[PDB]
Context: one part of a larger RNA, bound to proteins that are not shown
RNA sequence: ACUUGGUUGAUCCUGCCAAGGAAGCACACUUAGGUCAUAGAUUAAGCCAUGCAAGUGUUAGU
RNA sequence: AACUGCGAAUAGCUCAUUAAUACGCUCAGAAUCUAUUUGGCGG
RNA sequence: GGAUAGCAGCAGCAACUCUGGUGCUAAUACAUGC
RNA sequence: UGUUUCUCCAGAUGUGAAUUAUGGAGGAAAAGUUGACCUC
RNA sequence: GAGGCACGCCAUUCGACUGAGUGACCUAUCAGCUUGUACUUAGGGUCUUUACCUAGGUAGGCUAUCACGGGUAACGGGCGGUUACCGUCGGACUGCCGGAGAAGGCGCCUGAGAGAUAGCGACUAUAUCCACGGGUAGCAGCAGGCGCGAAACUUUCCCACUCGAGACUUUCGGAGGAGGUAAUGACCAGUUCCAUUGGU
RNA sequence: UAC
RNA sequence: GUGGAUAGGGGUACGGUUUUCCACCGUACCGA
RNA sequence: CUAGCAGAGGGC
RNA sequence: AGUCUGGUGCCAGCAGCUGCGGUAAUUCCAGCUCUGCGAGUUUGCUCCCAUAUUGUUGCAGUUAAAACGCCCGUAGUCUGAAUUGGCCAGCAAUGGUCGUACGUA
RNA sequence: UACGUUCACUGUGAAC
RNA sequence: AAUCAGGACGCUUAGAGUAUGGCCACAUGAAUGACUCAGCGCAGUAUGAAGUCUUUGUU
RNA sequence: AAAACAAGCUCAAUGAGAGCCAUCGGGGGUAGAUCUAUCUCAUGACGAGUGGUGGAAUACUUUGACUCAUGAGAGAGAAGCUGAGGCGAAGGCGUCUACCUAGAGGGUUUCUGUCGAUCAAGGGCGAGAGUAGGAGUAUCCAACAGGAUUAGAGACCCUGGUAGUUCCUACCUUAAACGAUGCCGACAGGAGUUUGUCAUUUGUUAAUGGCAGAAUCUUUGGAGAAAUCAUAGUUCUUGGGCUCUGGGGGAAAUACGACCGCAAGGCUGAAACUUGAAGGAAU
Numbered sequence: 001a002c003u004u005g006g007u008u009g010a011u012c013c014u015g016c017c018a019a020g021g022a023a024g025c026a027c028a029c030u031u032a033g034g035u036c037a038u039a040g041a042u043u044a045a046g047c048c049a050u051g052c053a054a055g056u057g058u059u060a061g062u
Numbered sequence: 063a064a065c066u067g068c069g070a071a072u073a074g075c076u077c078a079u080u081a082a083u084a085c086g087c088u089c090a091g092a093a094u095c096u097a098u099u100u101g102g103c104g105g
Numbered sequence: 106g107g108a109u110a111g112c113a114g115c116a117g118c119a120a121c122u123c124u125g126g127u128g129c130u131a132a133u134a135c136a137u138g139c
Numbered sequence: 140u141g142u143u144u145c146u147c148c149a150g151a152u153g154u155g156a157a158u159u160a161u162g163g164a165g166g167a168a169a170a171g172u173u174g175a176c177c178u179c
Numbered sequence: 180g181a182g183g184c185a186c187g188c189c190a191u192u193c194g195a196c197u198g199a200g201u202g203a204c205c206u207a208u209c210a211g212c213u214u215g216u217a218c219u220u221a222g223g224g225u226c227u228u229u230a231c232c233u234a235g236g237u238a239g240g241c242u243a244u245c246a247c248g249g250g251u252a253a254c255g256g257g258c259g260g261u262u263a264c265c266g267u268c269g270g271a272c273u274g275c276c277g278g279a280g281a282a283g284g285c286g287c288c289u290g291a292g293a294g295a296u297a298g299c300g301a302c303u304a305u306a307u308c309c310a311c312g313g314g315u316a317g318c319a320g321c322a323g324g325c326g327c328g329a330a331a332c333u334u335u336c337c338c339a340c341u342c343g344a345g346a347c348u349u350u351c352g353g354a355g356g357a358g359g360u361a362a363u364g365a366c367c368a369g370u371u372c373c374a375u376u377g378g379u
Numbered sequence: 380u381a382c
Numbered sequence: 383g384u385g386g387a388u389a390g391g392g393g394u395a396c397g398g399u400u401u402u403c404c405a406c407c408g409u410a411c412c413g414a
Numbered sequence: 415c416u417a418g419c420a421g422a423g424g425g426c
Numbered sequence: 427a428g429u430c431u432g433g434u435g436c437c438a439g440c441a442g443c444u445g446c447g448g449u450a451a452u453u454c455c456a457g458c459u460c461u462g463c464g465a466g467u468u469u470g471c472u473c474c475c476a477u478a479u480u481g482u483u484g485c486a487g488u489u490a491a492a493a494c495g496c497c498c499g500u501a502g503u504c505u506g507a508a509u510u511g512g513c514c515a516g517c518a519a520u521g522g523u524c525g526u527a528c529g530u531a
Numbered sequence: 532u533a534c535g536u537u538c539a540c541u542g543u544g545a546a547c
Numbered sequence: 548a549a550u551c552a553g554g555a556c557g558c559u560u561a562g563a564g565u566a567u568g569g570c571c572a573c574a575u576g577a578a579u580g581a582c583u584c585a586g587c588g589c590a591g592u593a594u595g596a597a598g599u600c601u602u603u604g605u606u
Numbered sequence: 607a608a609a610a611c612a613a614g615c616u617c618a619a620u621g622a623g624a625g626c627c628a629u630c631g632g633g634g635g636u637a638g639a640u641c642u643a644u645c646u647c648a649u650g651a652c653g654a655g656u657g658g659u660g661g662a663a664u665a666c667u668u669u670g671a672c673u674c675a676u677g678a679g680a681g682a683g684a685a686g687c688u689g690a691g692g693c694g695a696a697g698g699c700g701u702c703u704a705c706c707u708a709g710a711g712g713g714u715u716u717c718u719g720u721c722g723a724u725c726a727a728g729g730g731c732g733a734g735a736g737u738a739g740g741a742g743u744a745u746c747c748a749a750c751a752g753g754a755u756u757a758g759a760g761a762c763c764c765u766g767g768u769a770g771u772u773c774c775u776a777c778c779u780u781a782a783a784c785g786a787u788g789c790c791g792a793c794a795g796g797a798g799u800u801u802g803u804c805a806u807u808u809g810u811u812a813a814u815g816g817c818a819g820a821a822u823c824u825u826u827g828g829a830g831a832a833a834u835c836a837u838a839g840u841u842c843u844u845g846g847g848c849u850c851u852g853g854g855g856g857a858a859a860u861a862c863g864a865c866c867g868c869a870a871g872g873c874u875g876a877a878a879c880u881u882g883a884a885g886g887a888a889u
Stems, first nucleotide, its partner, number of pairs: 003019004009889001011887003020475002023472004028467002033367001035365003038361002040327001046325003050322003055068002066346001075280003085202007094195002100190004115125002143167001146164004178181001204250003212240002216238008254277003258269003282303002285300003306315001308313001333358001335357003341354001342352003372386001392412006418463005424443001428458001430457004439446002478844001485852003488833002493849001495731004502724003506617002511524001513522003536597004540591003544587001551580002555565002567574002605610001621721001622718003625714003630709001633707002636704004640684002644680008655666002692699002736777006746770001750766004788848003792840002795824003799820008828835002854881003863874001865872002
């Protein structure tokens, strides 16, 4: 180590379609508090204003 | 303030190339180079 | 032993962490070598 | 005295294995080892 | 009298670089592919070995155990999600490892180490300045903006921690550390409690 | 035993 | 309709904390 | 001053 | 987890799927009660399980989809028996006996 | 007193 | 290496982390397994292979 | 030259191949006869219809058909025997005679010694239709032409009809090519049929038993959705060995591209999009 709705007047089948469980991007509605982790990859390795990121002096190189 | 010495070839960012030449994992240098440290040998 | 860097001075550009030219001096830089 | 390179004679107590490492006899070449140095 | 700094050679250390074996994504409406292509001898070149490149001599190599060609909404790996076992999907990141690239090729100096890109050179494509002579710049570093789209934060403070560069216990580091914004993700956790009067 |  | 209790959300000091804030961890006082 | 969000044929 | 009351009348709309709505709606639009999960909870697309519906474990092929029209046949996968044992103590590891089959040198 | 087929497979050990 | 599994230890618990426990100067722990196919050694031979040029083979 | 190793190469498989013996069969091919039937033509006989249908008509008929009799020619086919009978790889194969050819099964104190199973590519055989070129051309007949019927009838029914139907040389490569059941191997239950052949018996054209076929029945077991099946059994009590195929229904025996083909076609084989069923057995 799990099933259930759907072909039929009803039946047992094959058979998929749905439902159902998880995560991982995105949209939504809603929200006392704590610790911790991550965050312009997917498309445009497309374009860039400004500020800063690699400098380095000891009692003993000059 | 300079010159001189060392550093800047690392760290950081990104996945566009690349279908195995890269990566991994086994070996190998008797076919090699190596600043700095360290130990020898030197002049 | 000799020759440069800042330092000192004269200039050129609309502009830059570009420089020219002269006046010197450094060494564990550079060349010399028992 | 070494480094680099070429020729010849030997080829380790080392390796699975090298006419390898090293030694000797020759020539060449500068591509060079020449503490020309700080602080108490 | 003690500490320090050279020079050269051999080793050593951090590595680097060359070679071998071998593992894995689809495709037969891709069955034949390969001329330095495959061996050999001699050379050049290289840090070395090799068609790496130039010569002379042979005509070889790979392929139904899938060559060759095409495709990828392909960087590879440690691993991550899903699961009873077997598997299967994903792997930019993955808090690490190794590779490649700096707008697109291409070339080169310096050095132990670069075909470096916050080094240089030219061309091309964007962008911008001009006193119309001429030039100037590479955020796929950290913030920030434009654009792109369903889609992703602060133009703050800091060298104290971890470490790294150096002449170094002092300098500097958007490596790194801390706050700030976000229901993206994980764990924890409150919105009351204990009594007893009348209506079920 | 929840209003 | 009652009966009383106990919080932290929050507020204000001070002690820890860190390079400095924030927020945390304490301590005391405000609260139906 | 401190709760929503999703539903109430069957699957469920 | 309702066959509640009110409005709507194959219209608006709901609805993954089956279905609901044509004037009596247990599925719409509202109220009330009830249910789930709970600082969480729906909704898209991709993806694994469910799925033995990708099958090595492990499916199916008479009629449901599925056995080449037949024979040869290479690559491929597959390939009958036979070789130093018997006997006793067993709890095995093993240790004895039977067999001597007498190579390396 | 050690040598007389190697593998696959199994156990054990190194290596990672 | 981390992760995965798993041991130790009341981070107030948990997810985590590599700690932490003893008032007189002490005791520790930071295991192990899996990651795993290939390549390498010794030992065992049940199964399954190869080994075995014969109109005459080997020293 | 002269030694030694027992020098050595197992068994003879209800694996396989080859040999030998006596049978068996519509296995295949070639050639010639044979038997009726149909059609045509010639001769004779007769004297109004014959055909054909549910009913008719088109059609052929006194230039004598239709029936009857003899005679000659042609091409095609082999009735009855003919059956859940035989043979062949399947497609398929029926008169008789001689000719060349293949093999299954049986028997075997022959021989070899694992030579085998299954198969992508690749190679052949392959009903009927179809194509190309010759030789035929009786019957039947896609098309076509009339006649009926019908509302219409391009059909069913009727009368005529060329291609084809037959032989030879090249092709094509498909069928409900069906046991809709891939091939080799083992085992698991009775019953009586039947074909071939051998064995022991005088039950000898038979009885019982053996292998190999071909079917069948059944109050048997197991399987299956069920119909049913001695294989479709031995399968959640799941693994003897190989090959090919399917993965809801359409779209799709399609499109595009290739290879084969004289052509007709064959073979391999998508997507966009679209849909909630399409199917199977049984009541």
The RNA (18S, nucleotides 1 to 953) from Trichomonas vaginalis has 889 modelled nucleotides. The 2017 paper behind the entry is "Cryo-EM structures of the 80S ribosomes from human parasites Trichomonas vaginalis and Toxoplasma gondii". The source organism's lineage runs through Eukaryota, Parabasalia, Trichomonadida, Trichomonadidae and Trichomonas. It comes from the structure "Small subunit of Trichomonas vaginalis ribosome". Released in 2017, the model rests on electron microscopy data to a resolution of 3.35 angstrom. The sample was in a buffer at pH 7.4. The entry is indexed under Trichomonas vaginalis ribosome, rRNA, rprotein, RIBOSOME. Among the 33 different proteins in the entry, which are not shown, are 40S ribosomal protein S8, 40S ribosomal protein S30 and eL41. It holds a match to the Rfam family "Eukaryotic small subunit ribosomal RNA". Rfam links the family to the GO terms ribosome and structural constituent of ribosome. A reference for the family is Yusupov et al. (2001), "Crystal structure of the ribosome at 5.5 A resolution", Science. Rfam 15.1 lists 75,755 matches to the family in 2,556 species.